RNA sequence: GCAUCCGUAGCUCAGCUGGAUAGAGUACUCGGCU
RNA sequence: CGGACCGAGCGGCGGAGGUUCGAAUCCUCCCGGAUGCACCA
Numbered sequence: 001g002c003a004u005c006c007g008u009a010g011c012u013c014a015g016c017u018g019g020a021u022a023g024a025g026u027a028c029u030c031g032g033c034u
Numbered sequence: 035c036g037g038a039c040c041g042a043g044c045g046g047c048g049g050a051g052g053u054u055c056g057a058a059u060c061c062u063c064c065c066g067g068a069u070g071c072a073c074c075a
Base pairs, nucleotide, nucleotide: 001071002070003069004068005067006066007065010026011025012024013023028043029042030041031040032039048064049063050062051061052060
Other pairs, nucleotide, nucleotide, family: 008014tWH008022tWS009010cHS009011cHS009024tHH014022tWS015017tHS015047tWW016018cSS019054tWS019056tWS020055cWW023046tWH027044cWW033038tWW053057tWH054056tHS
């Protein structure tokens, strides 16, 4: 230098319902057991 | 008492334009991160 694939919650990852609605684990916060 | 445990909650589509009645999704460029290639002289 060319080509191909990825940037989504504090962190690691889903969701392309083919354009009309964003979730999971963990973290964090509050209450309880001690 | 602190873990572990039990019950609830909070917390947002890399930027910049474009198509669009409407975008995280589709385009165009930019930036960042990876992978492969850069051969014969």
Solved structure of RNA (P-site Arg-tRNA) from Escherichia coli K-12, 75 nucleotides shown. The work is reported in "Ornithine capture by a translating ribosome controls bacterial polyamine synthesis" (Herrero Del Valle et al., Nat Microbiol, 2020). Method: cryo-EM, resolution 2.7 A. The entry became public in 2020. The entry has 50 different proteins, among them 30S ribosomal protein S4, 50S ribosomal protein L32 and 30S ribosomal protein S20. Taxonomically the source falls in Escherichia coli (Bacteria, Pseudomonadati, Gammaproteobacteria, Escherichia). Entry title: Cryo-EM structure of an Escherichia coli ribosome-SpeFL complex stalled in response to L-ornithine (Replicate 2). The entry is indexed under ribosome, SpeFL, arrest peptide, ornithine, protein synthesis. An Rfam search finds the family "tRNA" in it. The literature on the family includes a 1997 paper in Nucleic Acids Res by Lowe and Eddy, "tRNAscan-SE: a program for improved detection of transfer RNA genes in genomic sequence". About the family: Transfer RNA (tRNA) molecules are approximately 80 nucleotides in length. Its family is annotated with triplet codon-amino acid adaptor activity in the Gene Ontology. Rfam classes the family as a transfer RNA.